[PDB]
An RNA structure (28S rRNA, nucleotides 3125 to 4269) from Danio rerio, in which 938 nucleotides are resolved.
It was solved by cryo-EM to 2.4 angstrom.
Keywords: translation, embryo, zebrafish, maternal, ribosome.
The source organism's lineage runs through Eukaryota, Teleostomi, Teleostei, Danioninae and Danio.
The entry has 73 different proteins, among them 60S ribosomal protein L10, 60S ribosomal protein L6 and 40S ribosomal protein S27.
The PDB entry is titled "Cryo-EM structure of the 6 hpf zebrafish embryo 80S ribosome".
An Rfam search finds the family "Eukaryotic large subunit ribosomal RNA" in it. The family is grouped with related families in Rfam's "LSU clan". Rfam links the family to the GO terms ribosome and structural constituent of ribosome.
Ions in the entry include magnesium and zinc.
Context: one part of a larger RNA, bound to proteins that are not shown
RNA sequence: ACAGCCAAGGGAACGGGCUUGGCAGAAUCAGCGGGGAAAGAAGACCCUGUUGAGCUUGACUCUAGUCUGGCCCUGUGAAG
RNA sequence: CCUCACUUACCCGGUGAGGCGGG
RNA sequence: UUCUGGCGUCAAGCGCCCCG
RNA sequence: CGGGGCGCGACCCGCCCCGGGGACAGCGUCAGGUGGGGAGUUUGACUGGGGCGGUACACCUGUCAAACGGUAACGCAGGUGUCCUAAGGCGAGCUCAGGGGGGACAGAAACCUCCCGUAGAGCAGAAGGGCAAAAGCUCGCUUGAUCUUGAUUUUCAGUAUGAGUACGGACCGCGAAAGCGGGGCCUCACGAUCCUUCCGGCUUUUGGGGUUUUAAGCGGGAGGUGUCAGAAAAGUUACCACAGGGAUAACUGGCUUGUGGCGGCCAAGCGUUCAUAGCGACGUCGCUUUUUGAUCCUUCGAUGUCGGCUCUUCCUAUCAUUGUGAAGCAGAAUUCACCAAGCGUUGGAUUGUUCACCCACUAACAGGGAACGUGAGCUGGGUUUAGACCGUCGUGAGACAGGUUAGUUUUACCCUACUGAUGUGAGCCGUUGUUGCAAUAGUAAUCCCGCUCAGUACGAGAGGAACCGCGGGUUCAGACAUUUGGUUCGUGCGCUUGGCUGAGGAGCCACUGGCGCGAAGCCACCAUCUGCGGGAUUAUGACUGAACGCCUCUAAGUCAGAAUCCCGCCUAAAAGCAACGAUA
RNA sequence: GCGCCGUCGGAUCUCCGAUAGGCCCCGGGUAACCGGGA
RNA sequence: CCCCGGCGCGGAGAGCCAUUCGUGACAGGA
RNA sequence: GCGGCUAGAACGAGCGCCGCCCCCUCUUCCAGUGACGCACCGCAUGUUUGUGGGGAACCCGGUGCUUAAAUGACUCGUAGACGACCUGAUUCUGGGUCGGGGUGUCGUGCGUGGCAGAGCAGC
RNA sequence: GCUGCGAUCCAUUGAAAGUCAGCCCUCGAUCCAAGUUUUG
Numbered sequence: 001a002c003a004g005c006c007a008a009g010g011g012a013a014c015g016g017g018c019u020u021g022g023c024a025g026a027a028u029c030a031g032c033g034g035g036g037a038a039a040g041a042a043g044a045c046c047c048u049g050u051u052g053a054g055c056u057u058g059a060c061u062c063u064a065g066u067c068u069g070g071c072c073c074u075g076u077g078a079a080g
Numbered sequence: 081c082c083u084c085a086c087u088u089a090c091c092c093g094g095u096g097a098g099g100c101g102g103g
Numbered sequence: 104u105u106c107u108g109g110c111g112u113c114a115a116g117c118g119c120c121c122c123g
Numbered sequence: 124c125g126g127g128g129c130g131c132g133a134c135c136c137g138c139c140c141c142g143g144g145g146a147c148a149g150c151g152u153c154a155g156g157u158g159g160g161g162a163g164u165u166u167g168a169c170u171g172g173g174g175c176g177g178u179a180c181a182c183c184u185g186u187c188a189a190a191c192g193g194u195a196a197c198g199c200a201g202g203u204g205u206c207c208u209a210a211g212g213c214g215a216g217c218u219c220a221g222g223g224g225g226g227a228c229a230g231a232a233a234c235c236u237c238c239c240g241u242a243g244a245g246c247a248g249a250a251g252g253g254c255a256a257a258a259g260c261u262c263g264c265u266u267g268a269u270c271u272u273g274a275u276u277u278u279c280a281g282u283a284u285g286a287g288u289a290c291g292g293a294c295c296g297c298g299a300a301a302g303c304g305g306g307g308c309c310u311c312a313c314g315a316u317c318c319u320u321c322c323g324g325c326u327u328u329u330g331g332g333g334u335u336u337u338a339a340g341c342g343g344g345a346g347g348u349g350u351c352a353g354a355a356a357a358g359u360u361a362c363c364a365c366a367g368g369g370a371u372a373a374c375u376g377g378c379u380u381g382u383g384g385c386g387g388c389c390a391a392g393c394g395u396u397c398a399u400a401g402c403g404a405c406g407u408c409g410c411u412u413u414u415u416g417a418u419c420c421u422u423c424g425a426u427g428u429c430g431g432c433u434c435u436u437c438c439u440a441u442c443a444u445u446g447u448g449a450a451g452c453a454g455a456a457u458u459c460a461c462c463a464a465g466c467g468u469u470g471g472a473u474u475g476u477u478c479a480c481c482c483a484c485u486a487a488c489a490g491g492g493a494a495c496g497u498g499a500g501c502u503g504g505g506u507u508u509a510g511a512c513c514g515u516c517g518u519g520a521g522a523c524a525g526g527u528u529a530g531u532u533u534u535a536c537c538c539u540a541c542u543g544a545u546g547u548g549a550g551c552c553g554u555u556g557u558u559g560c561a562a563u564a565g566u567a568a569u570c571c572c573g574c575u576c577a578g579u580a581c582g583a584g585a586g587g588a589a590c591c592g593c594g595g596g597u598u599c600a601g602a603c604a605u606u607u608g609g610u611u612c613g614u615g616c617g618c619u620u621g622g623c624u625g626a627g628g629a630g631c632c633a634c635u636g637g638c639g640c641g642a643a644g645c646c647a648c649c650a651u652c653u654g655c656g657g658g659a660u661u662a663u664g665a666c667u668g669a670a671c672g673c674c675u676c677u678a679a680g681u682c683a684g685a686a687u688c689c690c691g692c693c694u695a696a697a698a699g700c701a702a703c704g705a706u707a
Numbered sequence: 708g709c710g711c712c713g714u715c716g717g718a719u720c721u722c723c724g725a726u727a728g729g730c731c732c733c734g735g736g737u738a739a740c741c742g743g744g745a
Numbered sequence: 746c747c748c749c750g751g752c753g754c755g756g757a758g759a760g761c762c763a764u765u766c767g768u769g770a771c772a773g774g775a
Numbered sequence: 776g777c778g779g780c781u782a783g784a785a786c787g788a789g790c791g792c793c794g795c796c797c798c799c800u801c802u803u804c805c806a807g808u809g810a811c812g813c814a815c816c817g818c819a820u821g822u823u824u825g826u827g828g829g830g831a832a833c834c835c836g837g838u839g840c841u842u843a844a845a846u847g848a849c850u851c852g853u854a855g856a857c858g859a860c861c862u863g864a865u866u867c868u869g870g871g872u873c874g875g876g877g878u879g880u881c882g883u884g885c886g887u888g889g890c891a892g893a894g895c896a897g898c
Numbered sequence: 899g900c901u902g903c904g905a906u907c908c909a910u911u912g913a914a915a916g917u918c919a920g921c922c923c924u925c926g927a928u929c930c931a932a933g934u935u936u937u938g
Stems, first nucleotide, its partner, number of pairs: 002016001005022005027545005034539003038534002046368004051364002053360004059164005065157007073149001075086004080081001090144005100137004116131006123124001167180001168178002176197001181203006204351001205247001206307002211265007219243001221239006245254002250310003267294001269293003273290001274288004282352001295304003318346006327339002376420001377418001379416001381415001383411006392402002429504001430502003434496001435493005442467001444465001446461005469483003473479001510528001512526002514523003553706006560699001563695003568598001570596005581586001599654004607647004615640002618637002620633005656690003663683004708840003716834001721829002728762002731760001740751005766812003770808001773804001775803001776795005843937003849863001852860001868931006874924004880915001886910004891906001894903005
Other pairs, nucleotide, nucleotide, family: 001017cWW004036cWS010015tWH013376cSS013377cSS014375tHS025698tHS026546tHS029856tWS032540cWW033034cHS033535tWS033539cWS036499cWH046172tSS047371cWS050354tWW056519cSS057059cWH057518cWS060159tHH064158tHS072150cWW079082cWW087146tWH089145tHS090148tHS114132tWH114133tHH115132tHS122125cWW158160cHS164356tWS165357cWH166358cWH171197tSS177179tWS183249tWS184250tSS188195tHH189194tWW201249cSS204349tWS206210tWS209211cHS209266tWW209268tHH212296tSS218257tWW219244cSS220240tHS230231cHS230232tWS230233cWH242243cSS242244cHS242255tHS244257tWW248312cWH253258tWS254258tHS257258tHS267304cSS272290cWW273289cWW278284cWW298300tHS298301tHS314348tHS314353tSS315348tWH316347tWH329337cWW348353cWS358520tSS368423tWW371423tWS372423tWH374422tWH375421cWW378417cWW380382tWS382414cWW390403tSS390404tHS391403tHS393398tHS394400tHS397451tWW398403tWS411440tWS427532tWS428507tWW429475tSS433497cWW439464tHS441443cHS442464tWH443486cSS444686cWH445462cWW446662tSS453581cSS453585tWW454580cWS454586tSS463686tWS464466cHS467486tWS467487tSS468489cWH472480cWW475504cSS484488tWH485487tHS497500cHS506507tWS509530tHS511527cWW517519tHS517520tHS535537cHS544857tWS544858tHS552710tHS559700cWH561696tWS561697tHS562696tHS566692cWS567599tWS569597cWW575591cWS576590tHS577589tHH579588tWH580587tHS582584tHS582585tHS603650cWW604646tHH604647tHH606650cWS611642tWH613919cWH615880tSS617638cWH647649tSS659687cWW660685tWH661684tHS662684tHS666676tHS667677tWH667679tWS668678tHS669675tWH670674tWH671673tHS677679cWH713716cWS723827cWH725824cHH726823cWW731758tHS735740tWS745746tWH771807tWS772805cWW774803cWW782788cWH824825cWS846934cWW848864cWW850862cWW851861cWW852854tHS854859cWS855858tWS865931tWS875925tWS878917cWW881914cWW882912cSS882913tHS883911tSS884913tHS885911cHH892905tWS893904tWS
C1' cells in the first nucleotide's frame, strides 16, 4: 500500500496476508477503547558527521579599546 | 640630556566677547 | 555701592559752534 | 525767540576680548605591552553504544596459526623510542655455569690448586634462534660505525621510508697468511613535501655586460612530524540546531542462563540410638525465564517511559479449602508428599516507590504471566526539558549517575475485537402466526462460625478432636422495593427572603430563590428474597489373582473414590429443525 | 379469483444437475461361527 | 440343552437378483 | 383394476396379506416354418434412472374455497438511544376525553365570625 | 363604653390544594370509529 476473525509455526527473533489448523453468511445502529507494534511529528534521549550555533576559559589565531615609546604639528629664552 | 621660563602655535574656560595692561 | 524684601532706563550741568 | 550739532561730564596710551594651560595636553603615524570586550576556528581515531580506562595507532619475540608462506579479536606472555670508541673491526691465547676433593687466618660464600664438567654460562636489553681453540673471556693493534654506483630481500600496491643481503669501484684496519670487516651474532631500536642549517663541489644562475658581496640552485647530512605515509587546535550546552543512524546505547521481544530462582542424584553427617520422619556436607545433574547480566537481531521519517488505580483471563513451582499418603502423626497443633488452580487470598500506618517494614483482621492472607498486562483507560507522585535553591566539583561556562521545589498527559466518527440493538438463507405453494425441539456456546457458587457430638474419644496430666444433625454468617451470583433508608423539576403541599402586579386575594421572578415534609418511580448487603443434582474417574486405599508352588491393588479381570473433570440445573438459540393454525 | 386429483392430463417453449440395471436389509462372534431338527 | 449338516466360509456382496431387437401367422418345457 | 385384512413414527411404506373384475398374456425357456420393421452403404455425444427436477405460458371433462394476513400511523409503557418489544382499536360493541369515588401527599385554604390578641390611637 | 389600627390565635376546617401523566375502581357525562404499505 492493499486491506481487516483467530491459535500455533517459521520468519527481520511479537502476522493480517505465508504454513498447519480453528473456521466462515447480506446490509446496519448505538457504544466501546483490546488491537491495527492507530494518528499527530525525517527521536528532542543516544551515537555518528572531519554539520552548526549559544556560551565559557589557562585552547589556537586575531581584534576594537587602552597603556607606553619614537616621529609629527613643535617654536622661543635661560640655567645645570 | 634635564629643569625653569616666553607666547604666538595648539588646548580649555567665561561672556550679549562691557571696563584688560601701562600711566 | 553692607541701615531696611524702595528707586536707578537713552545726562543733568557746562563749554563750543551752526541755523530763522 | 523758536531749532541743530559737537565736546566735557564718561582721563591718556596700547598689539593682540577676558581668564587658565602651553610647545606640555591633544591630533596624525609606526612600535611594544595589555586585550574572551569582540571576531574567526579547532577541540584525533580505534572501541562488544559512547564516555572513563587502555593503545590492540609506528615497531619487535614466543604463541595463537590448524607441520610452506599468510591468517583476526580491547587473544595470550613480553619487549621498544635506548645502549656501546667498544659492548664496533681484526688477530692471538683462553674456557664457561655448576659440582667435588683439598689447602695458614678462612667460616655456608675472599684466594690458591686438582678433578669432573655439550655449554646446563656468557653474548648491553624482550623472547626465540645461534655460538666452545668460537659469536663467550682476556689481551694489543685499530676506526669497515669511512667514501661511492646500481641490483636485491623483508613490510609491499610489489610505492616510498625504515631495516637487511649480495656485489662492483675507492681508501684503510687486523693478521705470518688464507682471509675477515663497509657497526653491534640474528630477528627490534625509527620519519615525506615545504622550510631552515651544515658539508660538498672551477661547477650553474644572480640574466644588457664586468668585478665583488648577497641570493638562488645542484649533490649529501641534520633540525620532525610517536595520531609515527607526517593538520598548527581547550571546553560547555538541561537553551540547543541540522544531516543521518536501529551500522549504535536507554524498553519489550528473541538467543544464552553466568548470576538469581527452583528441583533432583550419591550418602559423610545431624536427628538421644537410627544415612534417607524431616534434613544433605564434599561433589554432581538439571529445570525455569517472575532476577541481573551477556549479546545488539527487530524498532531512532518515535512501538509513549516508573508506580498506583482499574479490569479480565491464564500458569502452578498449592498459602487456604476438597479427597489422600507419610512422620521423630496419642489428642491438639505442625511438618513432608500426592491428585488438584474449582474457589479465595483482605483493611491500614510510612515511602512516588515495585521491594520492604509494622498494625490489625483472616480458612489463608501462595508466587507469578499476559509488550517486566493495562497512559486515544486514568492518575503524574517519581524519573526525564526549559525556572530556582543547597552541597560537592570546575578558573569558568557548567556537571552530579546527590538532595529539593514548581512544571500543557493531544485525537477515534475509520477497520476489527467485544458489548448490546435492527435485520438476514431472493429463492419456491409460498406467505403468515402460534406453540415448541435443539446442535453448539456460556456456566457458579464459596468459605466460615456457633450449638450439639463433648469436655467425649486421646492423654499420667496439661490439654483436647472428628462424622451425622441444627442454627447462622463471609465472599459471590441472580433478583427485588412490602418494609427501612436515599433521591423528588408530579415543581405535590406548607412555610419563607428580596423584588414585582396599587393593596387584599391569587400569583410570578431570582438559569430548580430557599427550607420542611414528600407520592409514584428508580435505588442501597443501607431493606428484602433465592442460589441445586448426577456420571465416568484422579490421588489414594482395596478385591480376586497370576507371572514367580509363596507373595502381590495389576498382568487379565474388579471395588470404593474427590473443591478436579463432564453433565445436569441455568443463559443464549444455528444459512439447524418439528407440530399445528390460517391462507386473499 | 387462487389452487387439486384429472388416468397415463395431451400437445408446446425454457432453465438446472447428475447418472447410464438394483431401495440385496438378523443380531453378531472371531481361541469361533452358520443352517436344520425333537 | 442335544443331535445332524455346512465351514478357506456356493444358505458365497470375488456373490446374488435382475437383465441379451422388435411387429404379426406355430410345436414342446413349469 | 376394485374391496377386505394386518402392519410401518428415529428423518413413517417408491407398503404388505386375502378374495372378486380387467385380457389371453414377444408371460419365461428350448425348438421351429414362410414374411417385414431403412439394410442410412466401417466411424463419436448411442443406451438408463426419465413419465427427472425448476420455472410461465397454452387447449379439453370433473372438484376444493374467495368474512385471508402482515405492516404503517394512532395507542399502550410490563419496553425503549433509534429500530425492536408488550398491548389495545369498527357499532352484539369498543376505544378516548371529562367527571365522581377510592387511595395516598401535605397540612388546617379564601371568606366570614369571635366577650382571643402585647397594645396603641380617637369618641 | 363605642370605634379604628394590630403580628398572631380560635371557630367554620384533619380543612384547602393537587393525586397517573407509568395509582385503583366506574357512577355518570359527552365524543369517536377508520383505512398506510405489502404479501401466494